[PDB]
RNA sequence: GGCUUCAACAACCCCGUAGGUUGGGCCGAAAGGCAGCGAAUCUACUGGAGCC
Repeated sequence: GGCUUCAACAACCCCGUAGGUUGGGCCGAAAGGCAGCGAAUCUACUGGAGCC
């Protein structure tokens, strides 16, 4: 230079950070808006572990 895998830290457990894609939920006449959406998933990064 690459890859793989994890989340200790957490006001039960789960949940590192930010942003997306797909599909839901709520509100709304619609345009559109809302958010721990305990759904699948991607990218970058933080912090571990292992391997080329």